An RNA structure (23s rRNA (2996-MER), nucleotides 2147 to 3021) from Sulfolobus acidocaldarius DSM 639, in which 871 nucleotides are resolved. An Rfam search finds the family "Archaeal large subunit ribosomal RNA" in it. The literature on the family includes a 2002 paper in BMC Bioinformatics by Cannone et al., "The comparative RNA web (CRW) site: an online database of comparative sequence and structure information for ribosomal, intron, and other RNAs". The family is grouped with related families in Rfam's "LSU clan". Its family is annotated with ribosome and structural constituent of ribosome in the Gene Ontology. The structure was determined by cryo-electron microscopy at 2.72 A resolution and released in 2023. The entry is indexed under Sulfolobus acidocaldarius ribosome small subunit, RIBOSOME. Entry title: Cryo-EM Structures and Translocation Mechanism of Crenarchaeota Ribosome. Lineage of the source: Archaea > Thermoprotei > Sulfolobales > Sulfolobus > Sulfolobus acidocaldarius. The entry has 37 different proteins, among them 50S ribosomal protein L10e, 50S ribosomal protein L7Ae and 50S ribosomal protein L1. Primary citation: Wang et al., Nucleic Acids Res. (2023), "Cryo-electron microscopy structure and translocation mechanism of the crenarchaeal ribosome".

Context: one part of a larger RNA, bound to proteins that are not shown
RNA sequence: CCUGAGCCGGUGCACAGUCCGGCAUCUCCCUACACCGAGAGAAGACCCCGUGGAGCUUCACCGCAGCCUGGCGUUGUCCCUCGGGCGUUUAUGCGUAGAGUAGGUGGGAGGGGUCGAACCUGUCCUUUCGGGGGCAGGGGACCCGAAAGUGAAACACCACCCAUGGACGCUCGAGGGACUAACCUCUCGAAAGAGAGGAACAACGUCAGGUGGGCGGUUCGGCUGGGGCGGCACUCCCGCGAAAAGAUAACACGGGAGCCCAAAGGUCGGCUCAGGCGGUACAGAACGCCGCCGUAGAGCGCAAGGGCAAAAGCCGGCCUGACGUGACCCUUCCAAGUACGGGGUCACGACGCGAAAGCGGGGCCUAGCGAACGCUCGUGCCCCCACACGUGGGGGCCGGGCAUGACAGAAAAGUUACCCCGGGGAUAACAGGGUCGUCGCGGGCGAGAGCUCACAUCGACCCCGCGGUUUGCUACAUCGAUGUCGGCUCUUCCCACCCUGGAGGUGCAGCUGCCUCCAAGGGUAGGGCUGCCCGCCCGUUAAAGGGGAGCGUGAGCUGGGUUUAGACCGUCGCGAGACAGGUCGGACUCUAAGGGUAGGGAGUGCGGACCGCUUGAGGGGAAGGAACCCCUAGUACGAGAGGAACAGGGUUCCGGGGCCUCCAGUUUACCGGUUGUCCGGUAGGGCAAUGCCGGGCAGCCGCGCCCUGAGGGGUAACCGCUGAAAGCAUCUAAGCGGGAACCCCUCCCCUAAAAGAGGCGGUCAGGC
RNA sequence: GCCGGGGCCUUCCCCUAGAAGAGGGGGUUGAUGGGGUGGGGAUGUAAGCUCCAAGGUUGUAAGACCGAGGAGUUUAGUCCGCCACUCCCAAUCAGGCUCCCCC
Numbered sequence: 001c002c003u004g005a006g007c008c009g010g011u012g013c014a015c016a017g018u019c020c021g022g023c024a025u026c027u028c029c030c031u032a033c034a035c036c037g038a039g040a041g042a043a044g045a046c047c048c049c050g051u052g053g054a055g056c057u058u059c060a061c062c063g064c065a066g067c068c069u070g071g072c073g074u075u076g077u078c079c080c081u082c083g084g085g086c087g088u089u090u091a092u093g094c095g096u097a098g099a100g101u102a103g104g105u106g107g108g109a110g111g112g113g114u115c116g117a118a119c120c121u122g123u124c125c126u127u128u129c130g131g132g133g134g135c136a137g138g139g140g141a142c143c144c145g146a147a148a149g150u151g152a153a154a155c156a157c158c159a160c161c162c163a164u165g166g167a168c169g170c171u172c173g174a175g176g177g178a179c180u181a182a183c184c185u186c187u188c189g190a191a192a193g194a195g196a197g198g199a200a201c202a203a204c205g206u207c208a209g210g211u212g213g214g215c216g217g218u219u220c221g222g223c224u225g226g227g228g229c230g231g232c233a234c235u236c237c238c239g240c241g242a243a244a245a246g247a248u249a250a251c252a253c254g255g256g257a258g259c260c261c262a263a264a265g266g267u268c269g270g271c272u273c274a275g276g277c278g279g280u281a282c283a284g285a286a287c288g289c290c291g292c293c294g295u296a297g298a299g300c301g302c303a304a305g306g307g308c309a310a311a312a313g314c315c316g317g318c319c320u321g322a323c324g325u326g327a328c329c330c331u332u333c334c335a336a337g338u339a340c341g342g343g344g345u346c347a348c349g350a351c352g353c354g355a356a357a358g359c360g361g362g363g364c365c366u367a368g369c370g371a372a373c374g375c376u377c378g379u380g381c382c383c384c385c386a387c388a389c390g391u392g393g394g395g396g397c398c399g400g401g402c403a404u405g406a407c408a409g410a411a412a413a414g415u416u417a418c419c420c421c422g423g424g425g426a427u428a429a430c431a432g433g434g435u436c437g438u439c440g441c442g443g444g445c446g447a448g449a450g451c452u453c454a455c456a457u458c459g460a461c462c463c464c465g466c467g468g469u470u471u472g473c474u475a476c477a478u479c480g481a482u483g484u485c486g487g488c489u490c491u492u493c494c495c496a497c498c499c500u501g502g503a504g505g506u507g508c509a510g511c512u513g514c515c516u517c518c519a520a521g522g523g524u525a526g527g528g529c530u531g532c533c534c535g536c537c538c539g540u541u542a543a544a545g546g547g548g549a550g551c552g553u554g555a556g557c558u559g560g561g562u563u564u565a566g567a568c569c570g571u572c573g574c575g576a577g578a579c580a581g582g583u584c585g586g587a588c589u590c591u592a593a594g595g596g597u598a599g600g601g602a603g604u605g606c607g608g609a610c611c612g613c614u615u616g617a618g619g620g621g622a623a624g625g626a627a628c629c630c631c632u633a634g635u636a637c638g639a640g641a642g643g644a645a646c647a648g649g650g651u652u653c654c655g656g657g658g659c660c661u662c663c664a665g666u667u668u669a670c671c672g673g674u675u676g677u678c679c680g681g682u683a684g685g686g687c688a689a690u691g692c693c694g695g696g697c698a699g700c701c702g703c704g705c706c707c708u709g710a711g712g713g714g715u716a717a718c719c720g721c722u723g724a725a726a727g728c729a730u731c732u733a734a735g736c737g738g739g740a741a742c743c744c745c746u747c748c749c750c751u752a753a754a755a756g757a758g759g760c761g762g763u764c765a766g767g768c
Numbered sequence: 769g770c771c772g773g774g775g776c777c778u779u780c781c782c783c784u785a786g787a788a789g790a791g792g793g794g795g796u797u798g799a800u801g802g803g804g805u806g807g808g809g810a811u812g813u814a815a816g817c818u819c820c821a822a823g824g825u826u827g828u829a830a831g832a833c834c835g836a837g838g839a840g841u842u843u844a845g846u847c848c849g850c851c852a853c854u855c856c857c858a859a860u861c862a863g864g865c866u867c868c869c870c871c
Base pairs, nucleotide, nucleotide: 002017006023007022008021009020010019026603027602028601029600030599031598032597033596035595036594039590040589047424048423049422050421052420053419054416055415056414057413060218061217062216063215064214066211067210068209069208070207071206072205073204074203076179077178078177079176080175081174082173083172084171085170086169087168088167089166090165091164093162103161104160105159106158107157110144111143112142119138122135124134125133126131183198184197185196186195187194188193221234222232223231230251235257236256237255238254239253258407259301260363261362265319266318267317268316269315270314271313273297275293276292277291278290279289280288299308300307302368304366305365306364323349324348325347326346327345328344329343330342331341351360352359353358374402375401376400377399378398380397381396382395383394384393431478432476433474434473435472437471439467440466441465442464443463444462448458449457485560486558487557488556490552491549492548493547494546495545498523499522500521501518502517503516504515505514506513526538527537528536529535566584567583568582569581570579571578572577608764609763610762611761612760613759614758618750619749620748621747624654625653626652627651628650629649631648637642655708656707657706658705659704663702665700666699670695671694672693673692674691675688676687677686678685679684697849710746711745712744713743714742718738719737720736721735766771767770768769772868773867774866775865776864777863778862780794781793782792783791800858801857802856803854804853805852806851807850808848809847810846811845816841817840818839819838820837823834824833825832826831
């Protein structure tokens, strides 16, 4: 969907109206109830995913405004100063050794000398006051060496340099000052124009640097026993997993690499290691020497595995093959596509070491690494344009380097409980399924304690199971919704027994205890505290057991808890904000097609139309349960203290069924009082949700009253008789007897739609 | 088959019963509901009239006039989804369904 929907147990993606096996079921109509139809209503708000969004934030990746500052322009006139330069101008110079101021490169032993010198006496400037540099006169004329010292000698003269200061003519700047006519501000003026103040700055345009979540675009990795936090099982290597070919997974186990070495590389020669024993000064287990043994028990850069003894180890000699160019093959990557990286075998050219065969494109073998584009280096040439040639500059082919570890390569932070969209039962929370570590319970054993004595009672260390009521584990079902805590209301079930009933043991005198077995018919209450559940506590009780039903039950209620939006505090965060921390406030939709249930009416069948009376297959029940008191009896028992039971009576409480004499409630029948107002006053009435107040019959009602035996049969746990197997013994095996609030009958309520659909009395006149 | 007839239901008067249906009665050969008269009840002693009333208004006085309320008539008046007696009134008229089997 359909009309086909009674129910119980199952099957099955794990809770079926339709399937399987049963037990049921005559048809229609009315009212009432809402338990079931994982009831109706809305492409789940929670959660995860998508190389989906949106708003907010900033220490995300970036941009852009605004702001700050500088250049250029608008932008002009007078100065002064300073710093650069160009062609000039000039005068100024102590690391030490020594007549003494060698600052350096050279011509230059001559240079100065009426072509006027060395020398005393002062004015004056200066300095590491060392000392030199310039002044005219007195002097009418003299000194350095070719000679003595110095990583470098001549104040013997002349040149340039390092290096100080000033000045001429030109250029460039940089700074400061003044001025007014641009420009700006204000005032007067209808405008034209005038006046005042500032001023080459401001302002504006343009460029450059800084600042810049103010605003805009975006990104916010993956795997994952849900996501997150963590880890890296994200690239590579060894062992094991791995099942004696190959391939093979885990958030499997035990670990490593991201380099180091000019030798730790190549070759040739010699030698033998760890450890132990005997003899030797210091000498010792462990120094050097002389001997014996030693299959590796050593070493080989680094993990792990493999390999290696005239070596692959140790010690030496000579070297650079850790070589230029060019191929093929293996592995990564089974068969069967595939980038890097690594390795192996060679050709040509040239070397090294060896007497030589030969060995050598690194390390004894398996790890130590990286695309396009861009830049750069190496190496020989090719090209540059609407023509040709030349120079500078660009580009090209081949090889190296600069890096992507998220390692077959994007350039990248949060937040949302204000949130939104597409989805997902591929995936979490409640609930169902599977499992049972955890949780609850049972059994075995018997260390021991109980005066002695394992088992009256308790019971260590260990071992074997059960349940599905806790909490986990899994992710099978539901994401176009199965309303998610607690409580109340109402119903039913389990037994692993708290009380009530039966039996036994005892370290059972009696009373009270403790323990074991049967048994689910009845009961298991009221309160304080907390939202609770659990729990603690109060006064009682015969006892105040423990669990299930989609943690029974929101189309029954509630709304304290919890999980939206608002707000405060503490801690955390730069922030926006977060908590699983506290606190205040916060919506509860629906008229019942179907089934079920509770009742009430018609029809057909049995059986031609009617009146009346019955039975008792079947069905349901808890119809009753429990406690206190009397006597038994102050008795049994007991030293005393204390202190029962069976039989027989009464009452009360909880449950069930009824009733109205009494009492109590109500009594919008009725009677009365009274307030305000309206009907002219009295009387009688309307209104004020009977206006309010008092009383109240019948009826209905509870807080009032009445009823609410026990016996028969069958058994449970067990207790006995007779009796063997098995001469005896024995409650059991045959064969018998007892024995519970349990089960069945008696009792109460519905019963001929009981399909074998019952029985009994009577009516259906009479005529044609 | 016809005439004739028996039964049941609605209508009619009701309550023991009742959501509608149903159930339980009476229907003149009758007490089923009402009326009348008694009984038994609920309130609390009616209206009118007579007397008194704290005082006041009058009136020469006598007297009469108002006055919340009290007493008498008065266990009153009003009311009764209870009971008894009594045919005074009404249970009348009408419609529908179904049968006459056996003999």